[PDB]
The RNA (16S rRNA) from Vairimorpha necatrix has 1231 modelled nucleotides. NCBI's taxonomy places the organism under Eukaryota, Microsporidia, Apansporoblastina, Nosematidae, Vairimorpha. It holds a match to the Rfam family "Microsporidia small subunit ribosomal RNA". The literature on the family includes a 2002 paper in BMC Bioinformatics by Cannone et al., "The comparative RNA web (CRW) site: an online database of comparative sequence and structure information for ribosomal, intron, and other RNAs". Barandun et al. published it in Nat Microbiol in 2019: "Evolutionary compaction and adaptation visualized by the structure of the dormant microsporidian ribosome". Among the 75 different proteins in the entry, which are not shown, are eS7, uS4 and eS6. Keywords: Microsporidia, Ribosome, Intracellular Parasite. It comes from the structure "Evolutionary compaction and adaptation visualized by the structure of the dormant microsporidian ribosome". Ions in the entry include magnesium and zinc. The structure was determined by cryo-EM at 3.4 angstrom resolution and released in 2019.
Context: bound to proteins that are not shown
RNA sequence: ACCAGGUUGAUUCUGCCUGACGUAGACGCUAUUCCCUAAGAUUAACCCAUGCAUGUUUUUGAUAUGGAAAAAUGGACUGCUCAGUAAUACUCACUUUAUUUAAUGUAUUAA
RNA sequence: AGUAUAACUGCGUUAAAGUGUAGCAUAAGAC
RNA sequence: UAUACAGUAAGAGUGAGACCUAUCAGCUAGUUGUUAAGGUAAUGGCUUAACAAGGCAAUGACGGGUAACGGUAUUACUUUGUAAUAUUCCGGAGAAGGAGCCUGAGAGACGGCUACUAAGUCUAAGGAUUGCAGCAGGGGCGAAACUUGACCUAUGGAUUUUAUCUGAGGCAGUUAUGGGAAGUAAUA
RNA sequence: UAUUGUUUCAUAUUGUAAAAGUAUAUGAGGUGAUUAAUUGGAGGGCAAAUCAAGUGCCAGCAGCCGCGGUAAUACUUGUUCCAAGAGUGUGUAUGAUGAUUGAUGCAGUUAAAAAGUCCGUAGUUUAUAUUUAAGAAGCAAUAUGAGGUGUACUGUAUAGUUGGGAGAGAGAUGAAAUGUGACGACCCUGACUGGACGAACAGAAGCGAAAGCUGUACACUUGUAUGUAUUUUUUGAACAAGGACGUAAGCUGGAGGAGCGAAGAUGAUUAGAUACCAUUGUAGUUCCAGCAGUAAACUAUGCCGACGAUGUGAUAUGAUAUUAAUUGUAUUAGAUGAUAGAAAUUUGAGUUUUUUGGCUCUGGGGAUAGUAUGAUCGCAAGAUUGAAAAUUAAAGAAAUUGACGGAAGAAUACCACAAGGAGUGGAUUGUGCGGCUUAAUUUGACUCAACGCGAGGUAACUUACCAAUAUUUUAUUAUUCAGAGAAGAUU
RNA sequence: AAUCUGAGAAUGAUAAUAGUGGUGCAUGGCCGUUUUCAAUGGAUGCUGUGAAGU
RNA sequence: UGAUUAAUUUCAACAAGACGUGAGACCCUUUUAUUAAUAGACAGACACAAUCAGUGUAGGAAGGAAAGGAUUAAAACAGGUCCGUUAUGCCCUCAGACAUUUUGGGCUGCACGCGCAAUACAAUAGAUAUAUAAUCUUUAUGGGAUAAUAUUUUGUAAGAGAUAUUUGAACUUGGAAUUGCUAGUAAAUUUUAUUAAAUAAGUAGAAUUGAAUGUGUCCCUGUUCUUUGUACACACCGCCCGUCGCUAUCUAAGAUGAUAUGUGUUGUGAAAUUAGUGAAAACUACUUGAACAAUAUGUAUUAGAUCUGAUAU
RNA sequence: GUCGUAACAUGGUUGCUGUUGGAGAACCAUUAGCAGGAUCAUA
Repeated sequence: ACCAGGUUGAUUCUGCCUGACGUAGACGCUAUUCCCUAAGAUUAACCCAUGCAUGUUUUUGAUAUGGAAAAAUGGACUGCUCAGUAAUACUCACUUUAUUUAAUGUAUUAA
Repeated sequence: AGUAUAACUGCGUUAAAGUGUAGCAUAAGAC
Repeated sequence: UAUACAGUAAGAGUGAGACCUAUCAGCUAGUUGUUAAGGUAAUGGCUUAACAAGGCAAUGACGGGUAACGGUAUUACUUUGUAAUAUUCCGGAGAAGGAGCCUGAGAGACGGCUACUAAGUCUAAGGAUUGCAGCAGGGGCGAAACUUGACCUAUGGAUUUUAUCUGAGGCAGUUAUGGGAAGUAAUA
Repeated sequence: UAUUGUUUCAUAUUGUAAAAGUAUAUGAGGUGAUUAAUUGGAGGGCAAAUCAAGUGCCAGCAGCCGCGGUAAUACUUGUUCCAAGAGUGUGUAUGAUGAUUGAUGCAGUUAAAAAGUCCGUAGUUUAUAUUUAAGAAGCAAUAUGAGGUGUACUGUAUAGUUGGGAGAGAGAUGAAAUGUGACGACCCUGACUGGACGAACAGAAGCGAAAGCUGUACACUUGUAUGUAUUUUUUGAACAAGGACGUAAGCUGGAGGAGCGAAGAUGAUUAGAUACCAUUGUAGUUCCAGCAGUAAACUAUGCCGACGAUGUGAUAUGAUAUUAAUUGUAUUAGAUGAUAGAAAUUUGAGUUUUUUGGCUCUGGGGAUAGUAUGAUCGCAAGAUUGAAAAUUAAAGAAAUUGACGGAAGAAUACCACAAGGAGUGGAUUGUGCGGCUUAAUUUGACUCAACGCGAGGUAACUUACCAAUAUUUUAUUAUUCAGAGAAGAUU
Repeated sequence: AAUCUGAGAAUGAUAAUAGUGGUGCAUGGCCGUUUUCAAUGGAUGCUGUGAAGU
Repeated sequence: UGAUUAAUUUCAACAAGACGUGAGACCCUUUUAUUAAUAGACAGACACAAUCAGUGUAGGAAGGAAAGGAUUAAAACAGGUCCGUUAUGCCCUCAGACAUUUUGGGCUGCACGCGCAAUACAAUAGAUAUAUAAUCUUUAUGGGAUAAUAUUUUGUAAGAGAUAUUUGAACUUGGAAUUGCUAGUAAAUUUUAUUAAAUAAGUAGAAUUGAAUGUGUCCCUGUUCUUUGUACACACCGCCCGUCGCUAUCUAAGAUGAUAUGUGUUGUGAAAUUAGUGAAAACUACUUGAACAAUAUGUAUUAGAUCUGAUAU
Repeated sequence: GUCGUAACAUGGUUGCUGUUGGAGAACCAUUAGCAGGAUCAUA
C1' cells in the first nucleotide's frame, strides 16, 4: 500500500473523458492577538530626476598647537543580476622535477 | 658626500570645466 | 641588500559523468603528425618555416532548437528509485554594445583611462561633460511584487581595529507569503 | 435570570545606541443579541430539504451525467440544514490517479496493431563433465513427387474459304424490339487455313521460400523425408546498411489477332436513365526483349527451442511377420474430453497477478488523413517516408430478448381451389355513396375492417340548414330606482 | 285602457349555470379488428461470470 | 423428434420432475320416455398387430363435440364513438344570445360514375274455376314502368296509402370479372314482432316443397409454427450517403514583398602595444583590431488580388 | 433548406479490397482476388 459517474431494450469487455488529492504564481469575499519567516526572478540584460554608499595613519610638521600638502597603505575583497555558454563551465579521483606569490613564521647574507 | 618637487609668498586667466609665469625658491623621501 | 624552507592564494594538465531532434549521414585543411626556432612565470599548433598524409564517425560524427548558469543544503512521492531545487552555501560569467591599454604582488578593472556605434545633457556658441543588473525613489512593461526611514548596539573587513569609515551588516515601518501558541465563555 | 471573570483602555519596573515591543506587577468601568465569525454548498458522484412564494424551453444553472412546457426538493428571492473555520473559494501551469509508456509491469485472429516472400553486414545472443551431440559435406533404394527450362508430335470445339442437296425463316429473352436471310442463310454432307485452350478422371490428395504448378515422348536441371560402425570438429538462431523474386492491370519497342471486350454509338423499360437487358464496336488479354512494385498478397495468427489425453483416417518408408496381421520415424485432415479466454471458439490462441529461454518489426479515444510540405526513386501513371491549426463524448468487439424481410421450409381452410349448383355484372324499379346546383340541399364513416351503416321508414316536432317572429338561471359586490306601489297575471 | 296580488328590480365587474359549436392525434365507458388464433405464470433441480435457457 | 386432435388437445423418447390460467369442464334451446324434473350415451359392443387414437358393422329416439347457440386469455390498433348521457379537460359564444319558442322551405333536388336488393324475359307458363267439372290462349293474351279521369283512408296540414276503367316502356337469358354453399343444406313459396297517426321491396325470428357432388389435395390465394439474416429498439411512416443554397472560424498554393538576427569572403580602416632614424615635434614598417560599405548564405516571424480543403448549423 | 435513393433483408443488379477508363450527385463498367456470404453437404 483504497477508487467512483458516463456508450445499450437489458449483459460482458477494450478504450477514453470526468470527480476525489499535492507544488509554485495571480484573483474574489471576510478578518481580534503574540512570536517566527518572506517580498520587481518569470515580460524589458529597457530608460533614469534627486540624496547617499572608500578612505585611514606623528612619517615628516602648514610664517599656523595641531593641520596643510607630500610620502605610506587599500581601493582586484565585499554587495547586485542570470544575458551568454550543451561543454573548455561544474562535481569527483590523480599530476605539476612544467610554474609565480606583497602582508606571515623560522633562518642565511650586506651596508 | 652629491642630486628634484610640494605645500608657502607674490603677478594673473576663462560663460563654465580647469589650468599658467616668477622667488639660483624651500622640506621629509629616493638613488 | 640578495636568497632559502615552510604557510596562504592562483595558474596549467589527464580521465569519467550529464536535455529534445534522422523531414540533420558523412565531416575536417593549422585540420593530424615529425624536426627546428620565437614567446610566456611555465607544458602545449600557443605562433612561424620545411616535409609528410593524416584525424573522427549508427557505441550517433557534423549540423539545428532551448520559453538551458552548473552542483548542493532542503521538499514531495516511493518497494531496488523518480520529480522540483531563482530561494541557504560553494563555483563560473558581465557592468549600454565591442575592442585596446597604464599602474600594480594580483585588473584585459569599469563608484580607473583611450577610440568607434546607439541614445543624450550644459553654454555667453569658442568649448565642457553622463553610465542606479550598489541602497532608497520615479517612468515604461505587465495578471503580477514594500520606507526618496534611524544607527555603529552585536558579527566582520581595511598591515597592532580599546574612538576613524562602513546603505556590508543590525533595528524599526508597509503587505491575508506561509508555519506555530491561542480567543469569541464556564457553573448552575 | 443570576454569579464569577478573558480581550478592546491605562500605568510602574525590566529593556533599548536612543525609542518600540515581549515578559512581572498594578489600576479602574461592565458587557457574549457583543468591541468580539466568515466562505461555500443542499438531484447523483458527495455529507445536507420532493420547504414555501414567483417565471413558464423565457430569464437562467450546470467540471461529466443532466433540470426549465402554470404542483420546479435541479433557475430568482425568503426560512431552515451541512462542510471547513481566522479563513474560505475561483482560475493558469505541472505532478499523481495510470499496469492509458508497462525493466519489474500492458496488447498484436475478430476491438488500434506481424512488412508479400527469402538471402545477408554492424549491434544483441549462445549446448556442453573440454571432449563429444548438433550443423555442413557424402552414399543406397536410380524409392517418391501437376518442382523448373527447351526441341519434336497430338486432341475435339468455336470462327472463316470452297464442292454437292434443298428453297423459308433462322437466333435471343420474363416477354419483346432494333440487327439478320431469295446476290439462297439456317440444317446434312466432301475437303482446307489460322488463333486460343488441355473436358470427364479431379480429392478437405502431391510439390514449391511466396506469387504458383494438369495432353504425350526425349534432353538439361532440383527438393523434403526414411535407413546406415561414412568425412570434419563447433562452423548456431535472428537481423539496421545492402541484394533478388513478386497474380492482376499499366507503360515504351518489334511479331500476331479465333472467341471475349472497358471507352463510343443504337433498340426496349422508366417521372428520369448516359445503369442492370439486348445488338454492335476500339485499346487490351497471345509471343520476345525491358521498366514498373501495388491486393481481403488472409491461416486477417513473425522465426528458433523442451514437455503434453483417447478414437477414426491420408502421403512416404523401415522392422517383425508371412497371406494373416501389428509396429517404428516425418508431415497432415477430423471428432470427443481437458485447459485457456470477454465470448464466439480452442493441441495452442496452453503451461500467467503462484506474471522471465533468445532475436527483429508495429499500436496508444474518434475524426481532420494516408491529406498538405520537404527529401529519395520512376519515360509516365505513381510508390516509400509522413504532420498540424480549428473540432468532438463517444466510435468499437462478442453475445441474449423482441420487431421486420419485395427470405426459405412443414401445416391448414368452401370468407382457397378441386368435382357440382343457384347467382351478380346485361334491362326496369326501390334504396345508400360520389359529384353538381341553390338562399340551404346539416353531418360521421372510404380494401377485408365505409355504402338497407348510426337500430337514419316520407311531410309540423324530431333538426344540427336557410328565410322571418317571439321569450329569458343564480351568488358576492358597485351605482341608480322602488310601497306618495318593483317586478307580475288578466282582458 | 281598469281589476286583483304584491317586493323587488335596471346597468356594471368576478364566480357559478347553458351549447347537436371545435379537438376520439388531449380522456373514461361501451365497441370492433387480430381471433372457426392457441398460448401463458410463479416455485424445485440443472447449464453459463452475466443478461438468460430447458 | 414422431404419431394424433377443432385445440402445447392427449401420448412415446428425453436434465428434467410436478402444478396453475386460457381451451375444455359449466350454461340455454330442440328430441325419446315417464312420477315433470327425472332418467337416457359411455365411443359402450365386435373386428381392424401396441398406449393414446382413427375407421367399419350391429342394436337402439339419438354414435362419435347428439344438433345449434351463448359466455370468453395475455397483448396490440393514435381503428370508430365529444351528434346518447347532469361523463369530462382546454377553447369559443352571452340576452331580436352560437340559448329557447312560433310560421313556411329543406335533408328527398338533376347532365352523370358505383354498391346492396324486388319483379322479368313464358307451355316445367297465364286467365277462370268445383282447384285435374268443363273450357281458352299454341307466340309476344309474357311484362308491368309512366300517365289521365273518377270514389276514398290517416293527419293542423298530401306530388303519401286503397278502389273502377284506360294508356301500356325496356326486356327473348346478359362483355372482362367475381360472391356464397356438403343435409332436411342450397333453391323456391308462405308467415308474426319491430319502428308513437299514415307509408316495409328493410332487418330479428318461426314455417311448407325440397336437390347435385365430394368424404380429397397444396395446383392458385390468405393465415399460423419452426429455422436463418440484420448497422432497427420511437422498433420500416425505421436507419442512412453524397452534390448544390444562406451565417460563422481555421487552413493549402500564389505575381510582387517586408522586419529581426547568426556565419563566411572581399575592399576601406579610428585608436593603441613593439621596433628603426631623429635634440624633440614628428615620419616609416610589423601585430591586435573596433566601426562602415557591397554581395552569398542559415534560423525564426509576417502583409497579398485570386482562392484549395475541412468542421459547426 | 432543394434533387435523388448508393448501404443495412438474396435492401429489390449479393457485398468488399487492388488497377484502368466515364460522369450533376451518391457512384457505374472491364479484369484478377476474398468470405467478413445466400453453400461446412450426395456417381